Source information
Shown are 22 nucleotides from a PDB entry: RNA with a sequence from Thogoto virus (isolate SiAr 126). The entry also contains Polymerase acidic protein, RNA-directed RNA polymerase catalytic subunit and Polymerase basic protein 2, not shown here. The entry is indexed under RNA polymerase, TRANSCRIPTION. The reconstruction used 367,684 particles. The work is reported in "Cryo-EM structures of Thogoto virus polymerase reveal unique RNA transcription and replication mechanisms among orthomyxoviruses" (Xue et al., Nat Commun, 2024).
[PDB]
Context: bound to proteins that are not shown
RNA sequence: GCCUGUUUUUGCU
RNA sequence: GCAAAAACA
Numbered sequence: 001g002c003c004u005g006u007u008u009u010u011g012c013u
Numbered sequence: 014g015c016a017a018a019a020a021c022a
Stems, first nucleotide, its partner, number of pairs: 004022009
């Protein structure tokens, strides 16, 4: 201090 | 819709 995009898992709204 | 996590580019 942790961008964008695509997937996946879960939980809460 | 929101939150967390992971992978890849």